[PDB]
RNA backbone atom coordinates (compact mmCIF):
# COMPACT_ATOMS: atom_id res chain seq x y z
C1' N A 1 0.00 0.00 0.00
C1' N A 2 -3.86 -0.65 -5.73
C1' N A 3 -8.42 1.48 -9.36
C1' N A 4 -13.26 2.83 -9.01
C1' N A 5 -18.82 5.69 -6.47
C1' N A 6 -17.46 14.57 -9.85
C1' N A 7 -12.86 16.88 -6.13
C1' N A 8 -9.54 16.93 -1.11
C1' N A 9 -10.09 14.06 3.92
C1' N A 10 -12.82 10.48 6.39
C1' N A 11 -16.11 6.36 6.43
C1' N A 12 -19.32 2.62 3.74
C1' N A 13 -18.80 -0.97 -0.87
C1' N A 14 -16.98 -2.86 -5.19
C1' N A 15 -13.45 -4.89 -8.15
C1' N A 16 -8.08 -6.94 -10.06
C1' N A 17 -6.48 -4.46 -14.43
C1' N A 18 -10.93 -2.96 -15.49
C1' N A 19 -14.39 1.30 -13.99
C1' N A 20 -18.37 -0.43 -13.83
C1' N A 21 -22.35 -1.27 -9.97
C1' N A 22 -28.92 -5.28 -8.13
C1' N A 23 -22.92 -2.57 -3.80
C1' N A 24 -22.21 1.55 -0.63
C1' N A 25 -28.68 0.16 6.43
C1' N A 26 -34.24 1.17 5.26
C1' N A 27 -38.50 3.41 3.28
C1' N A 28 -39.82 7.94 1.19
C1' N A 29 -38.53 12.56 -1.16
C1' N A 30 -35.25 15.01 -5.24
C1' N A 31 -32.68 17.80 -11.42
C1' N A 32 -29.31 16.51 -7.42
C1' N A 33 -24.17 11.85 -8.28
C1' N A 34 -23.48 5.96 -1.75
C1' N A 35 -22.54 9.38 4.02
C1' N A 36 -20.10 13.56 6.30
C1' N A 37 -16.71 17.86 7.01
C1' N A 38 -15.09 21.50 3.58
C1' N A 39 -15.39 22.22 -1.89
C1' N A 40 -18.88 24.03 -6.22
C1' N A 41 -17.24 19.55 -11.45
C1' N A 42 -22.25 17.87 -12.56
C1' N A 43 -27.17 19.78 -12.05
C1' N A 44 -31.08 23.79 -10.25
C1' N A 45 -32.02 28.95 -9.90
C1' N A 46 -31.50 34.38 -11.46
C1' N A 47 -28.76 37.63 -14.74
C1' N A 48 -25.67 38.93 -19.33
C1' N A 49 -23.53 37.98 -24.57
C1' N A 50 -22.32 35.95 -30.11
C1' N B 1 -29.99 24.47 -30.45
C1' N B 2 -25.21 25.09 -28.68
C1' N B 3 -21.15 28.38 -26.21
C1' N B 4 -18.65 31.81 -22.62
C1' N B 5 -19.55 34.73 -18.30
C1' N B 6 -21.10 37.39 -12.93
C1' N B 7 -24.67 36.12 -8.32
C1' N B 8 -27.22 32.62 -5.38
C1' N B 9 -28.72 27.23 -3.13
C1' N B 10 -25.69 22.56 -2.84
C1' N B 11 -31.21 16.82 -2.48
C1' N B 12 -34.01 16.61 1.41
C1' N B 13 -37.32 14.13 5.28
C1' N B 14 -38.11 10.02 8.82
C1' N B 15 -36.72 4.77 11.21
RNA sequence: ACUCGUUUGAGCGAGUAUAAACAGUUGGUUAGGCUCAAAGCGGAGAGCAG
RNA sequence: UCUGCUCUCGUCCAA